[PDB]
RNA sequence: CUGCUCUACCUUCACCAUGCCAAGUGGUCCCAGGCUGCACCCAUGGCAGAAGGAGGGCAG
Numbered sequence: 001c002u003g004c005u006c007u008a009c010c011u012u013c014a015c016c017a018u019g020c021c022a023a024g025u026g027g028u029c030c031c032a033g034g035c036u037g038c039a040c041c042c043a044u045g046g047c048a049g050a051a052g053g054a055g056g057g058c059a060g
Stems, first nucleotide, its partner, number of pairs: 001060007009053005015046005024038006
């Protein structure tokens, strides 16, 4: 220097799920109030999901 493997951290991208704040809309009951679906922001999870960097081990 190259290849392979593993781990931690950081940054970026695609997709999916969950949760939360606010607003709007539909349905039901209702004095409040409560529940559900859609969308948005944020957060979390998936790097045997992809790319880059570092360390350790092994091989040459």

The RNA with a sequence from Bos taurus has 60 modelled nucleotides.
It comes from the structure "Au1 Domain of VEGF Readthrough Element".
The entry is an ensemble of 10 models.
The entry is indexed under Stop codon readthrough, VEGF mRNA, stem-loop, RNA.